[PDB]
Context: bound to proteins that are not shown
RNA sequence: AACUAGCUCUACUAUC
DNA sequence: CTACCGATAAGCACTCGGATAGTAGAGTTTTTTTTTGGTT
DNA sequence: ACCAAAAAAAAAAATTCTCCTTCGAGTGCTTATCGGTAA
Numbered sequence: 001a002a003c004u005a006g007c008u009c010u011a012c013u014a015u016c
Numbered sequence: 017c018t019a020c021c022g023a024t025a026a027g028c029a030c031t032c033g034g035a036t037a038g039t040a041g042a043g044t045t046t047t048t049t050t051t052t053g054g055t056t
Numbered sequence: 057a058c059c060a061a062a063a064a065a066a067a068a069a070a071t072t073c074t075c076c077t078t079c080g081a082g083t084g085c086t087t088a089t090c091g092g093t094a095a
Stems, first nucleotide, its partner, number of pairs: 011039004016034001018094014033079001045067011
Other pairs, nucleotide, nucleotide, family: 004005cHS008042cWW009041cWW010040cWW015035cWW017095cWW032080cWH
């Protein structure tokens, strides 16, 4: 002790 | 004869669709032009 | 003087059929519509 990882889009799997 | 329902069906118009996980992979405007600054 | 980066401004947008496609389920809501019927 300078204080942030973080959206959606389809594929494959994991138990059940 | 005549509007007066009216029940029937046909349609048309609805919105719904297990619980978690973990991946990895590709693309999240395109094209065209004009402008002006880097260049020799 | 040459030109290249890049930012800004606008649109590519047509081929065509209804195939969308199997999601079919039901259920509810609207609308046509024969069909009867009392005055």

The depositors describe the entry as "Structure of EC+EC (leading EC-focused)". An RNA with a sequence from Saccharomyces cerevisiae, together with DNA: 95 nucleotides with solved positions. The work is reported in "Structural visualization of de novo transcription initiation by Saccharomyces cerevisiae RNA polymerase II" (Yang et al., Mol.Cell, 2022).